[PDB]
C1' cells in the first nucleotide's frame, strides 16, 4: 500500500 | 433513537 474479519464514527437509502 | 444494506474514514486482527 492492497484485500477480507471485527468494531468505531460520518454520508447516503431502506425498515421500525 | 434502533436495524440492516452501501460506501468513505479510524482503531484491532488476518492474508499478499
Nucleotide at each position: 500500500g492492497c484485500a477480507g474479519a471485527c468494531u468505531u464514527a460520518a454520508a447516503u437509502c431502506u425498515g421500525c